[PDB]
């Protein structure tokens, strides 16, 4: 640096 | 509720 979970959040 | 979207985390 990249992918991906989990999570955050913005709307309704 | 969901759905983007992101910050990380980890491999490498």
């Nucleotide at each position: 640096g990249c992918g991906g979970u989990g999570u955050a959040a913005a709307a309704g | 509720c969901u759905u983007u979207u992101a910050a990380u985390c980890u491999g490498c």